[PDB]
Context: one part of a larger RNA, bound to proteins that are not shown
RNA sequence: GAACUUUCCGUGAAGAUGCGGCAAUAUUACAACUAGACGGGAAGACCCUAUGCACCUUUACUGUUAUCUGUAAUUAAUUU
RNA sequence: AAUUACAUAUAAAUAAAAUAAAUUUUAAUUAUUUUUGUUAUUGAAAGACAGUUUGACUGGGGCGGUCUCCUCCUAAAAAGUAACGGAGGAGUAUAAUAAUUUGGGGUAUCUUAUUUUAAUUGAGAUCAAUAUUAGAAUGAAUAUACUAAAUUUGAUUAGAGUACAAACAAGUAUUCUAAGGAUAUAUGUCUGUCAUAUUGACCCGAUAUAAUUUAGUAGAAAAUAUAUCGAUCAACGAAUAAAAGGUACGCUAGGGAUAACAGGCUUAUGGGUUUUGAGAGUUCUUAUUAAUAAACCCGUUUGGCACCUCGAUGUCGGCUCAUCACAUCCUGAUGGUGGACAAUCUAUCAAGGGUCCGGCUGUUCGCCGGUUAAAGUGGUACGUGAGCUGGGUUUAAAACGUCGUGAGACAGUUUGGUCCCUAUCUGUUGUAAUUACAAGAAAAUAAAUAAGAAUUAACUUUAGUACGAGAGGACUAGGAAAAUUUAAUCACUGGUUUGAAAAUUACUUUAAUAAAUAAAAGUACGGUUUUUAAGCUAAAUUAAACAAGAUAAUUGCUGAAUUCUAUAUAAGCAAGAAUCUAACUUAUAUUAUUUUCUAAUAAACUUUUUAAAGACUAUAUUAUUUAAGUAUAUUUAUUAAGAGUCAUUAUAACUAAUAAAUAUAAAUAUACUAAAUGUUUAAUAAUCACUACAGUUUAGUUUUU
Numbered sequence: 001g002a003a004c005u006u007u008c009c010g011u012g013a014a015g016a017u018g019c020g021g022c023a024a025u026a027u028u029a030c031a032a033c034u035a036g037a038c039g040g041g042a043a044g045a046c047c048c049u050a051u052g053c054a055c056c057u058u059u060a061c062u063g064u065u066a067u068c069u070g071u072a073a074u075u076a077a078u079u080u
Numbered sequence: 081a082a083u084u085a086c087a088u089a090u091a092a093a094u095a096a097a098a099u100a101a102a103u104u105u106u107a108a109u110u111a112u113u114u115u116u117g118u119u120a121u122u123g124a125a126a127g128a129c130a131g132u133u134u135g136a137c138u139g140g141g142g143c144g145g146u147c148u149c150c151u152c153c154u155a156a157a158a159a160g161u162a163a164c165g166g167a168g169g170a171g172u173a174u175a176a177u178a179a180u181u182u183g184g185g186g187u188a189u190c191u192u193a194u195u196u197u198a199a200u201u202g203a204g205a206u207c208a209a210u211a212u213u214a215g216a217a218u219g220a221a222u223a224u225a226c227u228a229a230a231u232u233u234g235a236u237u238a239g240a241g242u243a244c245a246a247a248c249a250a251g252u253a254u255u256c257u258a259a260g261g262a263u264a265u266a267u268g269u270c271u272g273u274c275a276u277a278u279u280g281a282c283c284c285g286a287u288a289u290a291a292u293u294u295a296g297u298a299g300a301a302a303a304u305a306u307a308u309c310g311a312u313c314a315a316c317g318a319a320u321a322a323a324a325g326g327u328a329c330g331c332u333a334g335g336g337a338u339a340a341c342a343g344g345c346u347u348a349u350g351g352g353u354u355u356u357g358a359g360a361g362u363u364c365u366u367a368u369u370a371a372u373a374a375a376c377c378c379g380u381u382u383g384g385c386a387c388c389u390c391g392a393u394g395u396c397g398g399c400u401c402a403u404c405a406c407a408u409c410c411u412g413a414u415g416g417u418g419g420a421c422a423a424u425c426u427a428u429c430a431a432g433g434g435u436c437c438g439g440c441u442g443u444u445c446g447c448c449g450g451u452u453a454a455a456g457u458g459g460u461a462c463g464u465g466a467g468c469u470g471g472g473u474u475u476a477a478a479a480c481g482u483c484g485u486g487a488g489a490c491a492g493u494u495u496g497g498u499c500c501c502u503a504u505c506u507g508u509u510g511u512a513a514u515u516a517c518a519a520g521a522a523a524a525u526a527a528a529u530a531a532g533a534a535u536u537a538a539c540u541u542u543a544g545u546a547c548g549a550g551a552g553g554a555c556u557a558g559g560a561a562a563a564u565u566u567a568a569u570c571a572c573u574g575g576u577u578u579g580a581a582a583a584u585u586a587c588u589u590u591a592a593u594a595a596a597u598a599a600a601a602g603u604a605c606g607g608u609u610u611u612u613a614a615g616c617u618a619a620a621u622u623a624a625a626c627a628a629g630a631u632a633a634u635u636g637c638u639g640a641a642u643u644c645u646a647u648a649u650a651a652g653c654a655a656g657a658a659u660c661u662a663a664c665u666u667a668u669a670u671u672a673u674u675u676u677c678u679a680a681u682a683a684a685c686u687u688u689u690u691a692a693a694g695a696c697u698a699u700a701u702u703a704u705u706u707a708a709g710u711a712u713a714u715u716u717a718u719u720a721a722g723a724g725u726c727a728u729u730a731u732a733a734c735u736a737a738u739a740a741a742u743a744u745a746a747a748u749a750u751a752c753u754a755a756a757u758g759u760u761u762a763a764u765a766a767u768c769a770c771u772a773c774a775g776u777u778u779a780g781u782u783u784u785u
Stems, first nucleotide, its partner, number of pairs: 003017001006023001008021003026514008035506001037504001040500002047335004054327004060132005067124002070121005076084004089112004135147003144164001148170006171316001172214001173273002178232007188206006212221002215278001217276003236259003243252002248317001261270003285309004292303002343387001344385003348382001350378002353375003359369002395472001398468001401463001402460005409434001411432001412429005436450001438448003477495001479493002481490003519678008528668005535563002539559003547552001565624005573618004579612006585604006628661003634655004683760003687703001690700002709752010728736001
């Protein structure tokens, strides 16, 4: 997902409305409650991996630029 | 090195020009400024800015440790065989510790003797092969190994090939053929060391060289070839010559392949039972106590594993609400006692009902104050967050301390600090509808099962008795206040009152430029304060069984097995609890009984009114013949209440008395009765069981003689 949708113990992908076993209910509806449907809402939060990403830091690697500097050109003459 | 020259600009009362609007380098001097420039180039140079890296394994990850190679155990008599399993080692040494011949005692252990001496003396005995064999361990050798010595460099070059092993690549042992040597009867032996580890690919580059060459040709240069050298590339099959961190601002893709809470398995640990009994207890193992050692159980603690969930959730505690176990804190029963009584200790049976408030802390817990019959141990996703809270703890802000160059971090602290929900199904508390059963229908009951049920006891009587030196102080059998809890009720009390009324402030209005008095309404929390009918309500009222039967641990009579003045049992006869049952209370489509009526007329349903019943419904009540039912009013008497108009009295003791209205009840009279020319409807069918007359009917196997 479909649905004619019950309790308990046992069972077992390890906590069963659905298998097993003794049982329950003539059939359904409305008001109300929320114990369960490992209830609904974001391919959830934390954790781990990926030869994934981002931003930040620094005495991580390589490097760019600001900036410092010698020669030369622009640039000529004389004297010491 | 200065000076001058060239050049740019401003200033000193000191030219301008261009941009539509006045035609000739706008060049003097003085002072000062600028080339501390721009361009090409050299070398250095800032996380200021940027682009990137920031290993893996791993019983979560991280911190730590490890990463290649060798040897044994593991390893299970072929070989191989894993683990963050146990242990140790290697990253060398050496030109003699190598190669061929030769000599020596065999080595080693013990004893003994010797011209006191041993190259390595002699003799004797002994040795599951020790001594050793370069270093770890195993394996093996004894013609080993150790030692002395003479010659020497086979620790040489080239070419072919098999086998073991083996993904690949790599690695291993060595015969055969040829050259050129050593040794020295050689006839022969030697291609490093007893063996296994004693290291590194390819690229790039390098020194010496047995060989070749074509960027037009010849050479140089250069490439390749034979021999050979250079790496903790140690993450050792080596991705680069060249590489660290933080993220509590965080993102995406995936995983229960992988963690924290919880479940599940395990139960070392933990708690409890049971057996044994070191040592205390006057003696004395078991009144009480219990070390040590031992056999099982439980699944509440600390943990191990990592099977379910990683495609919307969860953590402790508290409020409310609960349910279960018994391994029971009190109450109840009983055995034992080092039990006189009392109080108490211990063990057994027992789950009916009960089991506190408060201060500090975020707090379970815990300490404290005070009490009580007692203040139980635990399970239920350490019950309960689609039922509430959110204080603690796990986001973002901020601060101190400590660590860290730094971003920032903490099993440290501190102030602050957001997730939401309309319930389809299950389940549950309540309420009805439809239908079925017996012929159909209106009513009343039983039976049966289940559910439910408040615990305690001061004080007092027995009794200051029994017991006891005394102090003190009962069992038994009863009465009983109160607390907590619970049910029914509302006459009293108390609260409530949008129902009724009195008094009253401000503004406005009915409705008023005829007045005056008086009445009335609205708004302001029902305007405010106060009283109160009826109802609901608790703070109020009343009240909450004993006994009987069966049984649990336990008590007893007689009497055997076990030749008993034994034994509560094997035949048999009797006891024993707050429990269970019966009884009592309430509910119920499970079955059944009684009463009465029923189609030329039993019944039920729809509608109206009202309610003491109520979400809806259902139940109750009522109408269709105006004793009913619902509602209105009149008249007498009750309830609540600062009695109006009129009229009277008086110093206008400026008020008092008489006099009403409203609510309820009763008696009396009236008004309406809103579905009607109404609807849905019942007594089928058949057999089974038995007795009698008539009819019918008669006999068969034990010895001997």

This is an experimental structure of RNA (LSU rRNA_2, nucleotides 1737 to 2590) from Tetrahymena thermophila (strain SB210), with 785 nucleotides shown.
Method: cryo-electron microscopy, resolution 3.7 angstrom. The entry became public in 2020.
It holds a match to the Rfam family "Bacterial large subunit ribosomal RNA". Clan: LSU clan. On this family, see Yusupov et al., Science 2001: "Crystal structure of the ribosome at 5.5 A resolution".
The work is reported in "Ciliate mitoribosome illuminates evolutionary steps of mitochondrial translation" (Tobiasson and Amunts, Elife, 2020).